[PDB]
Context: bound to proteins that are not shown
DNA sequence: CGTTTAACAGTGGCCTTATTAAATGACTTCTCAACCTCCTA
DNA sequence: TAGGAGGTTCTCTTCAGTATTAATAAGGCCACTGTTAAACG
C1' cells in the first nucleotide's frame, strides 16, 4: 500500500401490491400509517446483520383442580425433577508440562476450498510482555480479493548417490505442522458474593426495584422446542489404495 | 471522414476414475404386548 | 395374597412400481481471433 470486481447475508430506501390499513359499497374503492409480500437499489454521518475457543443439574417455555372465558387467554389454588436441544446474556481464555506418533522438505517454477493477518509496549530480529475478541478487504462474511509464506494441492522442471525387472528411495533439523494420552491454568454462571455437592445438595449471606409507610414481611432482577431407538441408503468432503472391478 | 485503439464476445483446449473407510447433513424402513403361570415370601 | 421371573404368539388380505405439466441453473481460467463503437488528425 492493497484489497478491486463476484457471490451470499442483512438492513436503508424506492416502487407495486395485499395476507395489511381504512371505509362500508361487503367485495369493492382508496392508502402505504402499521404488518407483511414481490422486485430493484444503495451501503449514509447508519440501520441491521456479524464466523477465535470455552464455562451453569442456570432462568423461562410445566402438570392438575376451580373460576371467568365457546375457546385461546387470564386469574386463583395445589404440585415441581435435574432429560435432549435452539437462542440471548454474563464470565473465562488466547495455555503449560511431560511423553507416544503421523505427515512434508536436494534445489527450483507455477500456485491450491493451502497457511498466516488483533491492539499497544519492548524489540523492530523472531520473539517476548501486557491486553484482547472490534482481529486484512467491503454494512457483515466467503472457498472471492489483497498482502506475505507456500514442502506439507496438483503439475512441470531438475542435480548428485543407491537401486535399477514394473517398486522406488537419500540429500531431514523437532525443522515445520498435526494427532493421541496423562497431569495441570481460568470461568463451573443467569441480579451479586461465600461454603458445598456434582450417579447429587443444597445451605447461607447481600444489592436494586415493586408492593408494603416500613417488617431477609412478601414478591421481580433473559427466552424458546421437543419422536426416540435401530438398520440401511444418498450426497459432500477428507484420506489411503488401484490402474479397473468383477 | 475515414480510422485506430479500447471493449466485449465467441471459440478452442484442458480438466482422470473406481473402491473402501471416516466426519457431517439428509432421506427411507421397522418398532412402539398383554395377559397368564408358576414359584417363592 | 404379592412380587418377581418367565411363556407366547399372530395379525391385515395381498401387492406395489413404473407418467407428466419446466426451470431453476450453469464451468473456470487462459489465450486467442473477431466485432464494434467511440474519439480523433
Nucleotide at each position: 500500500u492493497a484489497a478491486u470486481a463476484g457471490c451470499g447475508c442483512c438492513g436503508c430506501a424506492a416502487u407495486u401490491c395485499a395476507u395489511g390499513c381504512u371505509g362500508c359499497u361487503u367485495g369493492c374503492a382508496g392508502c402505504c400509517u402499521c404488518u407483511g409480500a414481490a422486485u430493484u437499489u444503495u451501503g449514509u454521518u447508519a440501520a441491521a446483520u456479524g464466523a477465535g475457543g470455552g464455562u451453569u443439574a442456570g432462568u423461562u417455555u410445566g402438570a392438575c383442580u376451580g373460576u371467568a372465558u365457546a375457546a385461546a387467554u387470564a386469574c386463583a389454588g395445589u404440585c415441581u425433577u435435574g432429560c435432549u436441544u435452539u437462542c440471548u446474556g454474563a464470565c473465562c481464555c488466547u495455555g503449560g508440562u511431560a511423553g507416544c506418533u503421523g505427515c512434508u522438505c536436494a534445489c527450483c517454477c507455477u500456485g491450491a476450498u493451502g497457511c498466516u493477518g488483533c491492539u499497544g509496549u519492548c524489540a523492530a530480529u523472531a520473539g517476548a510482555c501486557a491486553g484482547g475478541a472490534u482481529a486484512g478487504g467491503u454494512g457483515c462474511g466467503c472457498u472471492c480479493c489483497c498482502a506475505g509464506c507456500a514442502a506439507u494441492a496438483a503439475g512441470g522442471g531438475c542435480g548428485c548417490g543407491g537401486a535399477u525387472g514394473u517398486a522406488c528411495u537419500g540429500c531431514u533439523g523437532u525443522a515445520g505442522u498435526g494427532g493421541c494420552u496423562a497431569c495441570u491454568g481460568a470461568a463451573u454462571c443467569a441480579c451479586c458474593c461465600c461454603c458445598g455437592a456434582u450417579c447429587a445438595a443444597g445451605g447461607g449471606g447481600g444489592a436494586a426495584c415493586c408492593c408494603u409507610a416500613a417488617a431477609u414481611g412478601g414478591g421481580u432482577u433473559g427466552a424458546a422446542a421437543g419422536g426416540a431407538g435401530a438398520a440401511g441408503u444418498c450426497a459432500u468432503u477428507u484420506a489411503a489404495u488401484a490402474a479397473g472391478g468383477c
Description: The RNA (sgRNA) with a sequence from Scytonema hofmannii, together with DNA, has 328 modelled nucleotides. The depositors describe the entry as "Cas12k-sgRNA-dsDNA-S15-TniQ-TnsC transposon recruitment complex". Method: electron microscopy, resolution 3.3 angstrom. The entry became public in 2022. The entry also contains ShCas12k, TnsC, TniQ (Homology model) and 30S ribosomal protein S15, not shown here. Schmitz et al. published it in Cell in 2022: "Structural basis for the assembly of the type V CRISPR-associated transposon complex".